[PDB]
Molecule: Group I catalytic intron
Organism: Candida albicans
């Protein structure tokens, strides 16, 4: 940069710049609890 | 968007296996 | 990239034991 | 009766690490004041008051794990203006 | 609006995270 | 064809500095790569 924020980073050559994984917001649907909120599952990002 | 800010603890640390 | 077995582990938090019983106040 | 509490050891359980880094070794500061807190008061022990005051020193001490507080911000009920 | 009281939230990294050492290849000797 | 395991141009000793270590200085006995690095790249 992804991508709306990060976090760590293979290449060109340090986090100038591609890009990769993964986290949070966002939005969607599930099932518990009075809620806030949790846990799953697909997007974007 | 935001994911703050200050403190206690600092042991144990070896056979491994399953794998991706 | 990551999880299991065994074995083993500070601190604090749970549950127990020992406590130690330190000196008088008392009380039960 | 003996308690009772305070302070100290043990043991057992859950988180949880360790197993699990490039083979892998090592590092989570040191002294000194003070004294909150205990069974009606006093001790000890004071880890200050564990989760923290205070002064000085060394070269500073790597949490996101495990454990405590404070702010924020949310929910749900009275409560007052 | 504000005051208590109970709850629920404030991410991932530590299969070495900050740093100080030290291996990472060549020999020779054992296992398979 | 892989894997451990030791060893490789070095180890001892005092000295300074520290709350101790960590590092560094300086001296001393010395032995000196088989070849060799005494880069790595780190992440």
């Nucleotide at each position: 940069g992804c991508u709306a924020g990060g976090g760590a980073u293979a290449a060109a050559c340090u986090g100038u710049u591609u890009g990769u994984c993964c986290c949070u917001u966002u939005a969607u649907a599930u099932a518990g609890a009075g809620a806030u909120a949790u846990a799953u599952a697909g997007a974007a990002u | 968007c935001a994911a703050u800010c200050g403190g206690g603890u600092g042991a144990a640390u070896u056979g491994c296996a399953a794998g991706a | 990239u990551u999880u299991g077995c065994a074995g083993c582990g500070a601190a604090g938090u749970a549950u127990a034991u020992a406590u130690u019983a330190g000196c008088u106040u008392a009380a039960u | 009766a003996u308690u009772u509490a305070g302070a100290u050891a043990u043991a057992u359980a859950a988180a949880c690490g360790u197993u699990c880094a490039a083979c892998g070794a090592c590092u989570a500061g040191a002294a000194g004041g003070u004294g909150a807190g205990u069974a009606a008061g006093c001790u000890a022990a004071c880890a200050a008051u564990a989760a923290c005051c205070c002064u000085u020193c060394c070269a500073c001490g790597a949490g996101c794990g495990c454990c405590c507080g404070a702010c924020a911000u949310c929910u749900u009920a009275a409560u007052g203006a | 609006c504000a005051u208590u009281a109970u709850g629920a939230u404030g991410a991932u990294g530590a299969c070495a995270u900050a740093g100080u050492c030290u291996g990472a290849a060549c020999u020779a000797a054992a296992u398979a | 064809u892989a894997u451990u395991u030791a060893g490789a141009u070095a180890u001892a000793a005092u000295a300074u500095u520290u709350a101790a270590a960590u590092g560094a200085u300086a001296u001393u006995a010395u032995g000196a790569u088989a070849a060799c690095a005494a880069a790595a790249u780190u992440g």